[PDB]
Context: bound to proteins that are not shown
Formats: sequence, C1' cells, structure tokens
RNA sequence: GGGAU
RNA sequence: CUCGCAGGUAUCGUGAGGGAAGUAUGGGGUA
RNA sequence: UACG
RNA sequence: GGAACUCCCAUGCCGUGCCUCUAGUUUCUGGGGUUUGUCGAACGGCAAGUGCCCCGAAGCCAUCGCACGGUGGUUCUCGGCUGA
RNA sequence: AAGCCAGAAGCCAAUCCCAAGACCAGAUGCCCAC
Repeated sequence: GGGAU
Repeated sequence: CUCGCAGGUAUCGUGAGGGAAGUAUGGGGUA
Repeated sequence: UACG
Repeated sequence: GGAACUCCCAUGCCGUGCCUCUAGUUUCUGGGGUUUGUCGAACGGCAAGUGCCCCGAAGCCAUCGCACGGUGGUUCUCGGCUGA
Repeated sequence: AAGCCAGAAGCCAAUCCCAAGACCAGAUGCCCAC
C1' cells in the first nucleotide's frame, strides 16, 4: 500500500 | 497472513589462485 | 697461439 | 701435431603472429577469346547443374614469403675458509 | 661436528596467458532513497 483469506 | 519501504547504471584498476617454453648445430676470432 |  | 673462456656471425627444430614483396586460390561468372544449339540477321545475348581456354583485383593463405622469442634467488654432486 | 663462501642441472619467483565462488570496506561519474 496492495494483494491473497 | 505476505512483502513494500533500496539500490540502479557506466568507467578505470587490484591480483589470491591456476597455466607456463624455448632448444640444438656450425663457423670466425682467440691462434 | 699455449703444450710439445 | 694441437687447445680453452670473453666476444661476434649464421643456420635447424619448436612457439606466437602478419600479408609490403613472391607463390597458390576466383561464383568480382571482372575483361577478352572460342565450340555445338537457339531467338529471321547485325547488336544483345542465352542453354550445355560454372560449356571450355587466357589474363585477373580484394580477401584468405605458405618454413613456398616476412617479423619477434627477457631476468633474479635457492639447493644438490663437488671445491673451499675458520674450527672442534 | 658446527658457523661462513662459491656453486651445471634441477626447484621457486618474475616477464607472458586466464583471472573476485578469492564474493575487492579498491577508486570514480550520474540518478534515486534516507
């Protein structure tokens, strides 16, 4: 800060 | 839960360790 | 040439 | 009859390269020549898996050409110096 | 015996070839980050 639950 | 929170590119050098190579004949002169 |  | 070292000059083999010269190589089919066929002829060429012949640059390459191939320590065989 | 010289070979190092999985905190140009 996004991903995966 | 997870990392993500740092290196990228381009020059000039060092030199541990490894390899490793030159060999033969004749003449002149000394005379 | 030394040696002879 | 018959020496040796210092030092000079070549050569053999081996090694690492290079292409000025000389030699080899040509599918630059470069220029020329020449045989059979063929496009009506000349010209231009073409086919014969590069038709064949002469000369041929660049590139590659040859002990078939040319260039270059270094210095110090330590020990042994042995010779010593002091010295038990 | 021991201590010290000279000393074909040979052996070791250098010149010569490769070289940081030999992990070089060797030097340096530019950008980013802290």